This is an experimental structure of RNA (23S RIBOSOMAL RNA, nucleotides 6 to 525), with 545 nucleotides shown. The entry also models magnesium and zinc ions. An Rfam search finds the family "Bacterial large subunit ribosomal RNA" in it. Its Rfam clan is "LSU clan". The 2013 paper behind the entry is "Structure of EF-G-ribosome complex in a pretranslocation state". The entry is indexed under RIBOSOME, TRANSLOCATION, GTPASE ACTIVATION ROTATION. Released in 2014, the model rests on X-ray crystallography data to a resolution of 2.95 angstroms.
Context: one part of a larger RNA, bound to proteins that are not shown
RNA sequence: AGAUGGUAAGGGCCCACGGUGGAUGCCUCGGCACCCGAGCCGAUGAAGGACGUGGCUACCUGCGAUAAGCCAGGGGGAGCCGGUAGCGGGCGUGGAUCCCUGGAUGUCCGAAUGGGGGAACCCGGCCGGCGGGAACGCCGGUCACCGCGCUUUUGCGCGGGGGGAACCUGGGGAACUGAAACAUCUCAGUACCCAGAGGAGAGGAAAGAGAAAUCGACUCCCUGAGUAGCGGCGAGCGAAAGGGGACCAGCCUAAACCGUCCGGCUUGUCCGGGCGGGGUCGUGGGGCCCUCGGACACCGAAUCCCCAGCCUAGCCGAAGCUGUUGGGAAGCAGCGCCAGAGAGGGUGAAAGCCCCGUAGGCGAAAGGUGGGGGGAUAGGUGAGGGUACCCGAGUACCCCGUGGUUCGUGGAGCCAUGGGGGAAUCUGGGCGGACCACCGCCUAAGGCUAAGUACUCCGGGUGACCGAUAGCGCACCAGUACCGUGAGGGAAAGGUGAAAAGAACCCCGGGAGGGGAGUGAAAUAGAGCCUGAAACCGUGGGCUU
Numbered sequence: 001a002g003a004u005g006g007u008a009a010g011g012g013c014c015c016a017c018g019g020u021g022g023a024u025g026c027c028u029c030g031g032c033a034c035c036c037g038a039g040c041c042g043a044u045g046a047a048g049g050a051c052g053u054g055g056c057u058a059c060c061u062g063c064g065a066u067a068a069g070c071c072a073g074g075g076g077g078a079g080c081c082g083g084u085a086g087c088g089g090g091c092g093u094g095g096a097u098c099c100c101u102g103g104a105u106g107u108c109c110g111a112a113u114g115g116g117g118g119a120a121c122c123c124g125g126c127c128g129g130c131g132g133g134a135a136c137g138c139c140g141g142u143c144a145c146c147g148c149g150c151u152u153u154u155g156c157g158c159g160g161g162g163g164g165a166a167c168c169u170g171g172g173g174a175a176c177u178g179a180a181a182c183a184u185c186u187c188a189g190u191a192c193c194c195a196g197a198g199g200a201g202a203g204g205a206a207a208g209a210g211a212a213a214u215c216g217a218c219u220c221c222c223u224g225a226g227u228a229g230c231g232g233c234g235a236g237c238g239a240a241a242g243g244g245g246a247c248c249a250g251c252c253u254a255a256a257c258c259g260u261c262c263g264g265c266u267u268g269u270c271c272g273g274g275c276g277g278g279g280u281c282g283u284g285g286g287g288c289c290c291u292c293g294g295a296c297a298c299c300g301a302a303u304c305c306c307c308a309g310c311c312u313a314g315c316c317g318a319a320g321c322u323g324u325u326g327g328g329a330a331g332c333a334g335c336g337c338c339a340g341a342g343a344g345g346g347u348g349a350a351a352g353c354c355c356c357g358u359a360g361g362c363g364a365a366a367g368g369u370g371g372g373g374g375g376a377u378a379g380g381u382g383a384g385g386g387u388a389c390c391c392g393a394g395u396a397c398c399c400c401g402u403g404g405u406u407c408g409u410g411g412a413g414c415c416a417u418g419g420g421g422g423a424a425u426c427u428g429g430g431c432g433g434a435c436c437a438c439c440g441c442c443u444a445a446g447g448c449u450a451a452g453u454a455c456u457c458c459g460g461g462u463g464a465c466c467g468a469u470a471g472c473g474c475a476c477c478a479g480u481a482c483c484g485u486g487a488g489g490g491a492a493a494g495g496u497g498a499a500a501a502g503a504a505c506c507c508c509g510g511g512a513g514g515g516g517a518g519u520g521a522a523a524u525a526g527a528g529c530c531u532g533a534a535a536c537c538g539u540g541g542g543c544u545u
Stems, first nucleotide, its partner, number of pairs: 010545010025530001026495002030466002032463006038456002040163002048109003051064003055087002059083002070103006079091003114123003124143008145160006167198001168196005178185001182232001208215002219246005229237002250448003253392001257277008282426001284391003287387006298380002303376005309369004314362003320335005336353002338342001344356002397421004402416003407433001428443005482489002502529001505516004
Other pairs, nucleotide, nucleotide, family: 008009cHS008010cHS020535tHS021534tHS022532tSS022533tHS023532tWS024531cWW028029cHS028467tHS028468tWH031471tSS042111tWS045111tHS046112tHH046162tSS047110tWS049120tWS052067tWS054057tWW054060cWH054082cWH057059cHS059477cWS061068cWH066069cSS069105cWS073365cSS074313tSS076097tHS077078cHS077095tSS077096tHS078092tSS078095tHS079096tSS109119cSS131133tHS133135tWS144161cWH164165cHS164198tWH165199tWW166199cWW166455cSS167454cSS168201tSS173189tWS173191tHS174190tWH175188tHH176187tHS177186cWW178235cSS179234cSS185234tWS185235tWS185408tWS189190cHS198200cSS199454tWS200453tWH203218cSS204217cSS204450tHS205249cWS205449tWH206216tHS207429tWS208441tHS209441tHS210211cHS210212tHS211432cWS217451tWW218452tWW224241tHS225240tHH226227cHS226238tWS227239tWH228238tHS229406tSS231234tHS231235tHS231408tWS234408cWH235408cWW246452cSS247451cSS248450tWS249450tHS250302tWS254280tWH254391cWS255279tHS255390cSS256278tHS256286tWS282443tHS284426tHS295297cHS300378tHS301377tWH308370tHS313363tHS317341tWS317359tHS318338cSS318341tWS319352tSS319353cSS319357cWH325329tWH326328tHS326349tWS328348tSS329331tHS330350cSS340359cSS341358cWS343357tHS346354cWW347351tWH364365cHS364366cHS370372cHS388389cHS393424tHH394395cHS394422tWS395423tWH395445cSS396422tHS405413tWW407410cWS407412tWS410411cHS410412tHS417418cHS424445cWW456457cHS456458cHS466470cSS467475tWS468475tWS468494tHS470475tWH473478tSS474478tSS478492tHH479480cHS479490tWS480491tWH481490tHS484486tHS484487tHS496500tWH496525cSS497499tHS497501tHS497522cWS498520tHS498521tHH499520cWS500523tWW501519cSS501525tWW502526tSS502527tWS503517cWS503526tHS503527tHH504517tHS509511tHS509512tHS518526tWW519523tWH520522tHS520525tHS532533cHS
C1' cells in the first nucleotide's frame, strides 16, 4: 500500500401478543304493511295537565286528602304487599294478590263557567256546619254567558260552549311548477285557513236522463273512454247514456177546505197568529159536491218491547320412559305412545307425549251491542160524474255581472245567482245544447230517509317487511337531553351467564386498579361484560438500513 465485515439514535417490512374501537353474525321487550274488528269524549266538568300520594321513595306506573288504593257482584285458586331488592312490618284455601263489571272518593288547572289572573294561583256573595267564635279561618251547597220553550218580570226548565289521528261537508283559497320565456291555460278548487257533523259524512225519490214504442231515488265499484268534447286547438284537460256488480226505501209537509183558541180592532160573520183535521201527486194529484160503502178485512215501520247472537274476565284439553355423550339432551340409541292436537314458544343443546299451548269444546251475576228472530204500536186500506177552489214568489221568466259541467265567448243550452225589471196555478210551468214548429220528458221556488262507500288514534290476525347507521324521531324512563326569546327543531343510548353462582378472604395501594383464592362448561362471559373486524397505539422477535 488492498480490502469488504461491522455500530442502529431511529426508520422500514414480515410475525407473535396485547390495547383501543365497536363493524360482522346470531338476538328482539320495538317498529312497518295489509286485513279484520271496533269508533267518539265533555258544565254528571272532557282531552291534557299541576301538585300531591309509599313506614324510609329520585324517577316511572297506579291512584286523588278515602290518594299503589275504598264498596259490591262476577272470574280465578296459591301466593301476595306495582317497576321492589333492601332494612322494618303484614295479609292469604274461613279463600288474598290479580283480572272483568258497577258504583264511592276524586285537591288545582283546563271549554273552565262566582270575580280576577302572569294555567295549576288570588279574592268574594248567599245558605248551612265547625272553633271561645262577633271580628279571623276552614268545610259542604250554590252563584258565567248564549240560544230555545214556559212566559211580562221576579224565576223555571231543557240545551249550547271544548277535544278528536285520519276520514266528510260547507265557506274562503295560493305559489313554485308545466307551457323548455310568458300573461289566457296548467299546477288546482290542490296546499292551507275557517265553520260544522259523525261513527261516518255527503247524496237521495225526478220541474231527471236524451232518443231508446227507453230508463226510473241516491251513493259505491267495473266498463263505457283517454271516448265525446275542451285548449293561446299550445301545454294539456276530460265527461254523461248505456252494460255488468254492491245495496235497497221510502215518507212527512205548504196550500184549497172545515174546526178551535188567542189579539187586534171599524167587534166587520173580517184581519192574522197558533193549534187540530184534511192533503201529498205527473198514465196529473188533491179540495168541495152528488152516486156507489157491503169490514174486529188486510197492510205495517226507519219507533218501542223482548229474545238469540256478539263484546267486555276465563275454563277443559290426548300421549315417554330408559341409556348414552355432555356443564347441560330435547341430540344419538332401545323399546313404546297420542293425534279432530306434528301451529308456535320455553325448558342448560334439537321435544308431537316435561312446561305453556295447539285440534276440538265449554263459559257471564254485571255493563254494553243487538228486528238477525219475534211481537206491539204509529201509520196506511176506493171507484164514477160534476165543479175549477188549491197545488210552495221578489220565485219562474228576460236582460247585465259570474260560477258549475268536457264547454277557455263559443252556434252556449242546462244547473246555481250578485243586479234590474217581473208572472201564471195544469186552457199552468221547466226540459230535450241558440231560436221556431211539431212530437215527446218532467212537475221548480218546503223538509226527512237506513243500507252499499271513506278513515284508522285503538284491539287482533297475517307477512318471499326491518333486525339497533335498519325499523316509527323513540326496541332503552323520548317528543326526553340539548337548541331557540317563540312558532319550532330534535339526538344518542339494546345483548354477563343456564343459573348472580356478581368474586368471602389474603397480598401491593389513600383509592383506582391489580395478583392470588373462589364461582362457572367458558372470566381474553368480571359487569356498559356475547361475537368482537378495520383504522389507530404499543411490547417482543426475524431481515434490513